[PDB]
Context: bound to proteins that are not shown
RNA sequence: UCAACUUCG
DNA sequence: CGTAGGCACGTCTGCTCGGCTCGAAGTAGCCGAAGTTGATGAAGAAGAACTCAC
DNA sequence: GTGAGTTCTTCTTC
DNA sequence: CTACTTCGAGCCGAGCAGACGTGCCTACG
Repeated sequence: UCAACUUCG
C1' cells in the first nucleotide's frame, strides 16, 4: 500500500 | 356485322419500410468505526570466482 | 602458472 | 438477484404500389 476476515452502533 | 386488336383497369404479387415483440449485455446494490493477518516471486541466464590440474 | 571446468550467486523475466 | 435499461435482430407482418389478365370500345374490313 492492496486484500481478507472478525467485531461495534 | 363480325371479329380483332389495343388499351384501360381490378386483382395479385412483391417489396419496402415500420412497427412490434424477445433477448442479451451493462450498471447498482447503507452510513461510520476498530482490530489483526497476510502477500506483494520464483526461474533462467550470465558472469565471476575458485581449484585443481595439468 | 594459467587454462579449463564446475558451481554458485546475482540480476532480469513472465 | 433483481432489475430496470438499451439496441438490435429477425421477423414478420401489413400495407401500398406496380405489373398483368381480362373486359370494353372503337375502329376497320

Keywords: transcribing complex, de novo transcription initiation, early elongation complex (EEC), TRANSCRIPTION. This is an experimental structure of RNA, together with DNA, with 106 nucleotides shown. The structure was determined by electron microscopy at 2.82 angstroms resolution and released in 2023. The reconstruction used 660,714 particles. Ions in the entry include zinc and magnesium.